Annotation
Method: electron microscopy, resolution 2.96 angstroms. The entry became public in 2018. This is an experimental structure of RNA (stapled 16S-23S rRNA,stapled 16S-23S rRNA,stapled 16S-23S rRNA,stapled 16S-23S rRNA, nucleotides 1397 to 2031) from Escherichia coli, with 635 nucleotides shown. The work is reported in "Controlling orthogonal ribosome subunit interactions enables evolution of new function" (Schmied et al., Nature, 2018). The entry is indexed under staple, RIBOSOME. It comes from the structure "E. coli 70S d2d8 stapled ribosome". The sample was in a buffer at pH 7.4. An Rfam search finds the family "Bacterial large subunit ribosomal RNA" in it.
[PDB]
Context: one part of a larger RNA, bound to proteins that are not shown
RNA sequence: CACCGCCCGUCACACCAUGGGAGUGGGUUGCAAAAGAAGUAGGUAGCUUAACCGGUCAACAGCCGUUUGAGCUAACCGGUACUAAUGAACCGUGAGGCUUAACCUUGAGAGGUUAAGCGACUAAGCGUACACGGUGGAUGCCCUGGCAGUCAGAGGCGAUGAAGGACGUGCUAAUCUGCGAUAAGCGUCGGUAAGGUGAUAUGAACCGUUAUAACCGGCGAUUUCCGAAUGGGGAAACCCAGUGUGUUUCGACACACUAUCAUUAACUGAAUCCAUAGGUUAAUGAGGCGAACCGGGGGAACUGAAACAUCUAAGUACCCCGAGGAAAAGAAAUCAACCGAGAUUCCCCCAGUAGCGGCGAGCGAACGGGGAGCAGCCCAGAGCCUGAAUCAGUGUGUGUGUUAGUGGAAGCGUCUGGAAAGGCGCGCGAUACAGGGUGACAGCCCCGUACACAAAAAUGCACAUGCUGUGAGCUCGAUGAGUAGGGCGGGACACGUGGUAUCCUGUCUGAAUAUGGGGGGACCAUCCUCCAAGGCUAAAUACUCCUGACUGACCGAUAGUGAACCAGUACCGUGAGGGAAAGGCGAAAAGAACCCCGGCGAGGGGAGUGAAAAAGAACCUGAAACCGUGUACGU
Numbered sequence: 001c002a003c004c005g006c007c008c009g010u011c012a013c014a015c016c017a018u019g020g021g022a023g024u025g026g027g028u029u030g031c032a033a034a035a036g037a038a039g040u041a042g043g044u045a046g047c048u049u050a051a052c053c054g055g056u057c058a059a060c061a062g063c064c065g066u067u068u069g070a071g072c073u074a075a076c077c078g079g080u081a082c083u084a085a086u087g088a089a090c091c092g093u094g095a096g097g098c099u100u101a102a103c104c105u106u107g108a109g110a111g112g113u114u115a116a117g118c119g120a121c122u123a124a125g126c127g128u129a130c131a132c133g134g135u136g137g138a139u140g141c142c143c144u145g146g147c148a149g150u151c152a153g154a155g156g157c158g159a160u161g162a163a164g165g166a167c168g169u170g171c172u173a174a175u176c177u178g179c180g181a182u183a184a185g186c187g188u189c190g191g192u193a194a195g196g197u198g199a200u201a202u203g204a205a206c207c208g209u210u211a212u213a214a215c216c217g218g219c220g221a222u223u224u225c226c227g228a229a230u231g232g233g234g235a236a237a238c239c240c241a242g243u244g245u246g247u248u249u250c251g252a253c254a255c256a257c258u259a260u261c262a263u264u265a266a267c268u269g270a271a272u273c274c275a276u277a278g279g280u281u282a283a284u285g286a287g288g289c290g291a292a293c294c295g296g297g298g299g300a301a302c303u304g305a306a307a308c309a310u311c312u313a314a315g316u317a318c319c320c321c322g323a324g325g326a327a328a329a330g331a332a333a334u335c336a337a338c339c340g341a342g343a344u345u346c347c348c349c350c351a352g353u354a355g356c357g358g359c360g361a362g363c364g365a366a367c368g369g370g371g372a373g374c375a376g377c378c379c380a381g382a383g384c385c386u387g388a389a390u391c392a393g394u395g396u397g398u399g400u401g402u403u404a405g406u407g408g409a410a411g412c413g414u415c416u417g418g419a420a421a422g423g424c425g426c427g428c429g430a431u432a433c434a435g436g437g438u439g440a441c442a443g444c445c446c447c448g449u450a451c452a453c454a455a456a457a458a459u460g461c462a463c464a465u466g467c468u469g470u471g472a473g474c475u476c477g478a479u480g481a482g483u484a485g486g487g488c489g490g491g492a493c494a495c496g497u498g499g500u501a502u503c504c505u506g507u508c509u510g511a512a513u514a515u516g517g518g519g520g521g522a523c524c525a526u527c528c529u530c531c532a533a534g535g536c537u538a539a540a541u542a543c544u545c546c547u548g549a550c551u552g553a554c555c556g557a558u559a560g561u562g563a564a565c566c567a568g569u570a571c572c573g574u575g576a577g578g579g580a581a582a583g584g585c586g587a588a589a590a591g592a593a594c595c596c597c598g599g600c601g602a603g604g605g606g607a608g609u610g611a612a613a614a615a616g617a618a619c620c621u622g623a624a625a626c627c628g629u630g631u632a633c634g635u
Base pairs, nucleotide, nucleotide: 097118098117099116100115101114102113103112105110125635126634127633128632129631130630131629132628133627134626140620141584142583145555146554147552148551149550150549151548152547153546154544155543156289157288164226165225166224167180168179169178171203174200175199176198186220187219188218189217190216191215196206197205231240232239233238241258242257243256244255245254246253247252260286261285262284263283264282265281266280267279268278293324294322295321296320297319298318304311308358334341335340345372346371347370348369349368355363356362376536377535378534379480383474384473392468395465397463399461400460401459402458403457405453406452407451411426412425413424414423415422427444428443429433435447436446437445485509486508487507488506489505490504491503492502495521516531517530518529519528520527571578572577591619594606595605596604597603
C1' cells in the first nucleotide's frame, strides 16, 4: 500500500523446544533386617603378678606332660581247629581195528617197533513202520418220544367260584403224581378179585383170600388260601371288619349275609305346587379265561416297478369288539335276450379270456355249462273258522350209541447153544398167520386177535306219546319317506374317473306311490323282466386246545417237538423276553461176601457172580484227532 484492504485453520515439506511412551540406566534417600574391625565399659572358663598385707596347711589323686581320646564298632588285616566241612559209596576198566611200508633180529620158521591210509561201535533226543494201551464218543443196532395224515367223537369252562396257582396232605427228609383240614382219600351203586398198602425206593407197621382187601367205571360227599375274587384294602396267596343268628365255665367262639352294572318291582322322595331328577330294599342276568375257524370297527412298511411319487405288496401283518358249533349269506326292485332260467353257500370249467393298467410292473371277471346240496315262509290286520299245519320246552315209554366189563382155538421129540422162538423131523388150529412180549427168529408158552355176550346208574342223537304257549284254512284288504333319486367329498365294484352304468354314505337336499316304481354298463324311445326302503331259515362250506382207533417208500438222539431224561426246567435279563446240555450194565442185580496195599481214604490186585467183568455202575459197540510204552531200522 487505504476492500485489488487484511485475515483464520487443516494439509504438504524442513528445523526447533516440550509432553506422553513397552522401557532401560545412573545419583540421593526412607523403611525392615543381616554384619561386627578397633576402642571403651560390664562380667569373668583359664594363664600370669615389683611396690601393700604375710608365716593360713595337710595331701587324703595336689599338677608336670603325655591323658587315654571313653564306650561301642559291618563287609578289613594278621592269627587261631572252638563249630561245620564223614569212614564210605557212585561212575570210569582190565593192554587197545584192518591193509601196506620201512625198520627191528630169532640159528630162516615168525614175533616185535614206528609211520602212512582207511575205518565200524555211541543216541541226549528225534523220525518212519509195527505191536499194545489211554483219552474221546463217531458208527452200527435200538425206541414208552416226536412228525404228517385218515376215520369217528366232542366243540367249550365260569358267581353251585374258572383257567392258572400258593400252601398243606404219608409209618416220610426231599421232589414227582394224587387229594384238600373227611386232605395218595369218605359214601353208595355196579364190575372184578387172590393178592395188596402211587413213583424214585428199600424198610417198617398192617389189611385181605369166596367177599365192604386192592383195582376199574356211574352218581354222590368233602373241597384250605389266592385268582373275574365280588364285605373294605393290598406289595397275589396278606391285612381290617360290619350286620344277623344261635351257644357261652363273660375270656369269647361258630354259622350266614354285605362288590359293581343292567333290567324289573315296591317303599320312599329336592330346588317347586303337581311332578321329576335323585334315594333305599328286593328279584333276575352279566362279568373272567381258552387252540384255530367266523363276522364286524381300525389298518402298515420293507418289497416289486431293475431309481421313484400314481400303482404294487394288500385290505395282507398287527390291534380291538362280538359270537357259534359253525358263523356269515339267503327266497329276486336277480340275470337273460324276444328264447328262457328261478334264494344262498361250495367244487370243476369258462380263462390268464373280456377288460383294468405311469396301457408300465402288474391286477383280472362275468354270461353260460357240468356237479355238491336242496326249502321255503312271516309281519306292517279285520271278519269267519276255534286248539286242526310247524317249531321248541317239559315228561314218559321205547330203540340206538356212550361211560366198567365176559368167554375166545390149536405142539411135541431131537441138534447147536449161556438161554430156543432157530435148524431138522413128525402133527394140529384158523370166520383168529392184526399186533405185542417171552434168556436168539413162536399161528399152537403168555397178552391178545376174528367172533360171540354184557349195565344197577347217568347220558348223546333218534322215534312214539301226554303237555303249556305259539297258531292252520277260507274271506275280503293293506303293500316298509327324510326312503328312491340328485349336488359335493371319499370308499366299493376285475373296472386307477375314464365316454362309466351299478352299490355304500360324511355333508347339503329330496319324489312318485300299482294309472306308480327299479334294472337291462354314458344317454333316449320301444320291448322285456322285476317289486327297494321289514324280518326268519336246515344241508352242501370253514376249523382243531382236546378224545379214541388205525396208517406211513416220515425221523431215529447234532435227527424228530425247544424238550425221548423232573423242560419252558437249570441259566441269563430291572422287565417284556431269551433259553440249553443230558437216551442204551445185564436175560435176570445174580450190583462184587471174603482176604490184601492204602489215611477205618481215593484207587488198584486177587477171589467170587455172569455166556461175557478190556459188560464193574466213569458200564452194548467203541472210529478219528490227540498222548504214551516196547521192538526193528535210520539219524